[PDB]
RNA sequence: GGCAGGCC
RNA sequence: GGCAGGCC
Numbered sequence: 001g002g003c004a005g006g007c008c
Numbered sequence: 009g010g011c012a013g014g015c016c
Base pairs, nucleotide, nucleotide: 001016002015003014006011007010008009
């Protein structure tokens, strides 16, 4: 810094 | 948009 995921 | 997590 990026991806997909989880919660909020 | 934020948090902690996973891979890269």